This is an experimental structure of RNA (ribosomal RNA 18S, nucleotides 654 to 1459) from Leishmania donovani, with 495 nucleotides shown.
Method: cryo-EM, resolution 2.7 angstrom. The entry became public in 2017.
It is bound to paromomycin (PAR).
Entry title: Cryo-EM structure of the small subunit of Leishmania ribosome bound to paromomycin.
The entry has 33 different proteins, among them ribosomal protein S12, ribosomal protein S7e and ribosomal protein S17.
Context: one part of a larger RNA, bound to proteins that are not shown
RNA sequence: AUGCUGUUGCUGUUAAAGGGUUCGUAGUUGAACUGUGGGCUGU
RNA sequence: UCCCGUCCAU
RNA sequence: UCGGAU
RNA sequence: GACCC
RNA sequence: UGCAGCCCGUGAAC
RNA sequence: AGAAACA
RNA sequence: ACGGGAGUGG
RNA sequence: GGGCGUCCGUGAUUUUUUACUGUGACUAAAGAAGCGUGACUAAAGCAGUCA
RNA sequence: UGAC
RNA sequence: UGAAUUAGAAAGCAUGGGAUAACAAAGGAGCA
RNA sequence: GUUUUAAAGGUCUAUUGGAGAUUAUGGAGCUGUGCGACAAGUGCUUUCCCA
RNA sequence: UAGGAAUGAAGGAGGGUAG
RNA sequence: UCGGGGGAGAACGUACUGGGGCGUCAGAGGUGAAAUUCUUAGACCGCACCAAGACGAACUACAGCGAAGGCAUUCUUCAAGGAUACCUUCCUCAAUCAAGAACCAAAGUGUGGAGAUCGAAGAUGAUUAGAGACCAUUGUAGUCCACACUGCAAACGAUGACACCCAUGAAUUGGGGAU
RNA sequence: CCUUACGUAUCUUU
RNA sequence: CUCAGCACGUUUUCUGUUUU
RNA sequence: CACGCGAAAGCUUUGAGGUUACAGUCUCAG
Numbered sequence: 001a002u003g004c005u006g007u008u009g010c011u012g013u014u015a016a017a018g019g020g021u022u023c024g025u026a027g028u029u030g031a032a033c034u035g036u037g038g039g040c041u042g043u
Numbered sequence: 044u045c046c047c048g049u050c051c052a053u
Numbered sequence: 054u055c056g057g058a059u
Numbered sequence: 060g061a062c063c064c
Numbered sequence: 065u066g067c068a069g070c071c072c073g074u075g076a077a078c
Numbered sequence: 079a080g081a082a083a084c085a
Numbered sequence: 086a087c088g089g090g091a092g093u094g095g
Numbered sequence: 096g097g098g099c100g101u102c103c104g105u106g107a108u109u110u111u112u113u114a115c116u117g118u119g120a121c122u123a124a125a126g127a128a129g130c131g132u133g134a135c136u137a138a139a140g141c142a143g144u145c146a
Numbered sequence: 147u148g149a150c
Numbered sequence: 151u152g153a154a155u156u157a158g159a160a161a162g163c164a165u166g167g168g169a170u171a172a173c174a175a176a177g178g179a180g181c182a
Numbered sequence: 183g184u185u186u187u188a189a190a191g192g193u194c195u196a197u198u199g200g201a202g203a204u205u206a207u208g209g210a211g212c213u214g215u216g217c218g219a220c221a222a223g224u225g226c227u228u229u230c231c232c233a
Numbered sequence: 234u235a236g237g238a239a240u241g242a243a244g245g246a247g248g249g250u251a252g
Numbered sequence: 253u254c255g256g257g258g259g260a261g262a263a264c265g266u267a268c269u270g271g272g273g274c275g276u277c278a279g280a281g282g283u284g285a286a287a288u289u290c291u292u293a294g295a296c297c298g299c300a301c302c303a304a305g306a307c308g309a310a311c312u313a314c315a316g317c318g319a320a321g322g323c324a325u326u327c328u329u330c331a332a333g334g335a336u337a338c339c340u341u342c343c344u345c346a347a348u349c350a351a352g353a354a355c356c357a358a359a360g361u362g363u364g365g366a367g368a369u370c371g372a373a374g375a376u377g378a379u380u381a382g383a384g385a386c387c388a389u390u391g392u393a394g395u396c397c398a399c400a401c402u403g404c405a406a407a408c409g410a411u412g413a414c415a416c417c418c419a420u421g422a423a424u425u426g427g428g429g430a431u
Numbered sequence: 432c433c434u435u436a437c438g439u440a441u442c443u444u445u
Numbered sequence: 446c447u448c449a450g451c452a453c454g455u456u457u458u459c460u461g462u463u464u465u
Numbered sequence: 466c467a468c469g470c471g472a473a474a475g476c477u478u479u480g481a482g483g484u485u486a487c488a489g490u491c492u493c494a495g
Base pairs, nucleotide, nucleotide: 003487010495011494012493013474014473018492020355021354022353023352027348028347029346032240037070044061091101112172113171115167116166117165118164119163127156128155131141132140143150144149145148181236183220184219185218190213191212245345247341248340249338250337251336254333258330259329260328261327262326263325264308265307269303270302271301273299274298275297279290280289316323317322360401361400362399363398364397365396370394374390375389376388377387412491413490414489416483417482424461426459427458430455431454441452469476470475
Other pairs, nucleotide, nucleotide, family: 011017tWS016495cSS017494cSS020320cSS024351tHS025350tWH026349tHS031241cWS038069cWW039068cWW040068cWW041067cWW045060cWS046060cWW051056cWS058059cHS071075tWS074075cSS086104cWW087103cWW094095cSS095100cWH114170cWH115169tWS120162cWW121162cWS126157cWW129154tHS134138tWH140142cSS141152tSS181182cHS187216cWW188215cWW189214cWW237238cHS237239tWS242343tWS243344tWH246342tWW252335cWW252427tSS253334tWW255317tSS255332cWW256315cWH257331cWW266306cWW267305cWW268304cWW269368tSS272300cWW277278cHS277294tWS278291tWS278292tHS279295tWS281288tHS282287tHS283285tHS285378cWS286377cWS287377cSS287388tWS306368tWS313324tWH321405cWS335426tSS343345cHS359402tWS369395cWW371393tHS372392tWH373391tHS378386cWH379385tHS380382tHS383385cHS409411tWS411481cHH418478tHS418480tWW420478tWH421464cWW425460cWW428457cWW429456cWW440453cWW443450cWW446448tWS467477tWS468477tHS468480tWH471473tHS471474tHS475481tWS477480cHS480482cHS
């Protein structure tokens, strides 16, 4: 060669594959806001 | 050049 | 019940 | 009253 | 967008 | 130079 | 505020 | 003899980091990239070239 | 009897 | 006389930029 | 709540030639006041009671 | 007799009240 | 408010069986045909009733409720659940999840009840080349309840959860608003 | 040159 | 009288199960 | 029943669409 290990970049209705349903910790992710100004003369 | 009214027409 | 010059 | 610079 | 001067919100100085 | 904002 | 600070206190 | 403003070190005063990002400072050869050069070419090598 |  | 130069993981050092995010603290009569 | 001003009480270094030992004054700060200006992001000439 | 100075209320969550 | 959401009490409804009470008389049953089976000690049938246990027909559907399993008569109750309404309150409390929890159809298990009907196992008939099957008659465990256990489904929409955008026309369920 | 707005019946009811 | 009631019609809109 | 998508059957505000013009978050499996 092989987006046949996929971070870039794979699949999961029927081809292999979503776990019986909820709660739930570690984990990862997490809504908006406090502000970037104006005047004159060119262009 | 158009359009908005004072005379013509139904 | 169908227009016009302006 | 349009618009035409 | 380009260079300069803004007490560069407005107060408050002179 | 005194107040505002500043550091 | 330090002269034992700065090529003998710029 | 005053003002101005620096330098160095010491005290007193009330506090903002991290990832990211731009520049730097340090970082052995051999190996990789490659600048020269007709080892006859090349793989090399650091050499050599010229009156 | 040496130069870059 | 030549042997020019350059890339070399992360972490470490210095410095300036302040968008995005992050840590921390607060929970506003618990008040500077 | 930030400044002017004079007042009360009370706290633990530098000079006088040096160094030692005593010693009151004073600087600046400590707190309880009166007083002179100017602010205040929340009207005290208010707000409740009460007549 | 200091009592009024606090972003807002997410077509995010929670709670309330009502037929 | 809304609904077969859940728990608890009572009470109904016909029906399948089983009983006696009334009557009848010669067969009923079952099948593709039969035969096991029941029957003159009276089956089947017919009427009213009683007992017991299940189950809630038609209405019942591209309807509702629930996290999923699942849930279907009525009335009195217990605690809830979502949606909707709102110029109420709160003010980031959230999303999703290894580990860890609680539920989880049917069969199955344990201990007590119940025991009507259907019925794995088994037994008889029959069909068949054979029949260990389908079909007929039965019949044990089970079915049903209580309290424990299990946690094995085509547990399905073979489709993870939470947001976002997304054209059209019939409908439908609950709430609200206009006439 | 992207409208400053608009339509209501049926039948049961101690 | 579970009676300022019940159901419907036209139209809005939120939530749910869906359809061509 | 419109796009779009898919190898197709089919799906389609109820995605299997918004995907080589490939990154909203988390998770499980192959």
It holds a match to the Rfam family "Eukaryotic small subunit ribosomal RNA". Its Rfam clan is "SSU clan". Taxonomically the source falls in Leishmania donovani species complex (Eukaryota, Kinetoplastea, Trypanosomatidae, Leishmaniinae).